[PDB]
Context: bound to proteins that are not shown
RNA sequence: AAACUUUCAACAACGGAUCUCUUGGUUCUCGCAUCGAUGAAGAACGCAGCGAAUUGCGAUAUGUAUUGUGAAUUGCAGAUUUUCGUGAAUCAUCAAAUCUUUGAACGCACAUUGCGCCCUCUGGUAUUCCAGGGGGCAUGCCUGUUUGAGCGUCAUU
Numbered sequence: 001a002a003a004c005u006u007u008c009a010a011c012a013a014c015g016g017a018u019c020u021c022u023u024g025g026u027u028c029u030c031g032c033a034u035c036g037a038u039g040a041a042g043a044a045c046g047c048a049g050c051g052a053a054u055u056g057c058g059a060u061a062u063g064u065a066u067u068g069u070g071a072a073u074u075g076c077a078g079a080u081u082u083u084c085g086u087g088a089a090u091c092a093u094c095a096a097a098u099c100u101u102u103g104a105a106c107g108c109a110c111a112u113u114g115c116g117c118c119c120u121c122u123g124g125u126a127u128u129c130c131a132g133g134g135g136g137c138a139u140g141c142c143u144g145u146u147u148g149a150g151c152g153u154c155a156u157u
Stems, first nucleotide, its partner, number of pairs: 042102003045058003049076002064096001067092002069089001107115002116137009
C1' cells in the first nucleotide's frame, strides 16, 4: 500500500414505507314489517363441458316454469340458427314447481345412512315371506268423532 472496518454516492438488492387510489367499512337520516310443522334458521353431501373455493341451486341440482328485456355467453371449448323471434343471456324479474340427507324434526332410533308397523300397487306360485313404486304412522293441547270405562249417577223391564 491492499484486505478489512467505518462514512457517503450512483446503480443494483432486500423490504413494502410514503403518495395517489378505492365495488369496503362508518356513523346519521328516511321508508317499510316480511321466518317457521305449507318444515324456518342452521348443518351435511351433492349438482357446472372443463370448479378446488366463492356465487347459485337440490337427483328438474350453477337450475325448470312464468313474465320482461331483445342478442348474447366469453378463459377456452361448444353449440343452436331460436337473430323480422312465444326468443340469446353466469341478464333481470319471479306469482308455478322441484327442493337429496338433515335440522324445532315428527314411526322408533340415531358415534348406525340401523329397526319397525300400516294402507295401496307391481314383481317372485303369496292375505301372512322377500323385493320394488307410492302414501303414511311424533308429542301436547283444542273443537268436535266414534268406540268405550266407573253400583259417580238417574230413569226403565
Shown are 157 nucleotides from a PDB entry: RNA (5.8S ribosomal RNA) from Kluyveromyces lactis. The entry has 78 different proteins, among them RPS23, 40S ribosomal protein S4 and 60S ribosomal protein L20. Rfam match: 5.8S ribosomal RNA. Rfam links the family to the GO terms structural constituent of ribosome and ribosome. Rfam's curators write: 5.8S ribosomal RNA (5.8S rRNA) is a component of the large subunit of the eukaryotic ribosome. It is transcribed by RNA polymerase I as part of the 45S precursor that also contains 18S and 28S rRNA. Functionally, it is thought that 5.8S rRNA may be involved in ribosome translocation. It is also known to form covalent linkage to the p53 tumour suppressor protein. 5.8S rRNA is also found in archaea. Clan: LSU clan. The entry is indexed under ribosome, translocation, IRES, eEF2. Released in 2016, the model rests on electron microscopy data to a resolution of 3.6 angstrom. The 2016 paper behind the entry is "Structural characterization of ribosome recruitment and translocation by type IV IRES".